Keywords: DNA polymerase, DNA replication, TRANSFERASE-DNA-RNA complex. The RNA, together with DNA, has 16 modelled nucleotides. Protein in the same entry: DNA polymerase alpha catalytic subunit A. Perera et al. published it in eLife in 2013: "Mechanism for priming DNA synthesis by yeast DNA Polymerase alpha". The structure was determined by X-ray diffraction at 3 A resolution and released in 2013. It comes from the structure "Crystal structure of yeast DNA polymerase alpha bound to DNA/RNA".
Context: bound to proteins that are not shown
DNA sequence: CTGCCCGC
């Protein structure tokens, strides 16, 4: 810095 | 929303 989730 | 972990 991109994806990808979780979690309240 | 907003931190928080995973992955090139």
């Nucleotide at each position: 810095g991109c994806g990808g989730g979780c979690a309240g």